Primary citation: Yuan et al., Structure (2006), "A Potential Protein-RNA Recognition Event along the RISC-Loading Pathway from the Structure of A. aeolicus Argonaute with Externally Bound siRNA".
The RNA has 44 modelled nucleotides.
The entry also contains Argonaute protein, not shown here.
The depositors describe the entry as "Crystal structure of Aa-Ago with externally-bound siRNA".
Released in 2006, the model rests on X-ray diffraction data to a resolution of 3 angstroms.

RNA sequence: AGACAGCAUAUAUGCUGUCUUU
RNA sequence: AGACAGCAUAUAUGCUGUCUUU
Numbered sequence: 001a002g003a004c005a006g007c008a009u010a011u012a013u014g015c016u017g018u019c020u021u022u
Numbered sequence: 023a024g025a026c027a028g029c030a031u032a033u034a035u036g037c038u039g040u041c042u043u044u
Base pairs, nucleotide, nucleotide: 003040004039005038006037007036009034010033011032012031013030014029015028016027017026018025019024020023
Other pairs, nucleotide, nucleotide, family: 002041cWS008035cWW
């Protein structure tokens, strides 16, 4: 140098809901 | 289609624990 989990950020993604439009 | 809310999730990197490895 590795597998687990728990935390950190970023990016990107799937669904629901609201409003844009009672 | 976009903006806000609520859920789900991928990948990258480290982070703390943890196995092993005595």